Description: The RNA (nascent RNA) from Escherichia coli has 29 modelled nucleotides. The structure was determined by cryo-electron microscopy at 9.8 A resolution and released in 2017. Entry title: pseudo-atomic model of the RNA polymerase lambda-based antitermination complex solved by cryo-EM. The organism belongs to Escherichia, within Bacteria. Among the 9 different proteins in the entry, which are not shown, are Antitermination protein N, DNA-directed RNA polymerase subunit beta and Transcription termination/antitermination protein NusG. The 2017 paper behind the entry is "Structural basis for lambda N-dependent processive transcription antitermination".

Context: bound to proteins that are not shown
RNA sequence: AUCUUUAAAAAUAAGCCCUGAAGAAGGGC
Numbered sequence: 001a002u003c004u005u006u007a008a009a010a011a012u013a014a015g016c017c018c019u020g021a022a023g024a025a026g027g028g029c
Base pairs, nucleotide, nucleotide: 015029016028017027018026019025
C1' cells in the first nucleotide's frame, strides 16, 4: 500500500532357462 494486462504436465515395477520366427502359443524351477 492509487494499475503487476485473459491462468499450471505426469510413469523410474515384475525372478531364471527350453521349443518356436513370434512381443501368437505353451513348458519347466